[PDB]
The RNA has 38 modelled nucleotides. The depositors describe the entry as "RNA kink-turn motif with pyrrolo cytosine". Primary citation: Miyauchi et al., NAR Mol Med (2025), "Structure-based design of a sequence-specific RNA probe that mimics the kink-turn motif". It was solved by X-ray crystallography to 2.7 angstrom.

């Protein structure tokens, strides 16, 4: 320093991007 | 330059972090 209660890990759906 | 078929965008759940 960058992302998140305008929804983090993490589980499920998703099939090819996103930053 | 870095994440991605050992699963991206998205949806759903979830509700404190994560890089």
């Nucleotide at each position: 320093g960058g992302c998140g209660a305008c929804g983090a890990a993490c589980c499920g759906g998703g099939g090819a991007g996103c930053c």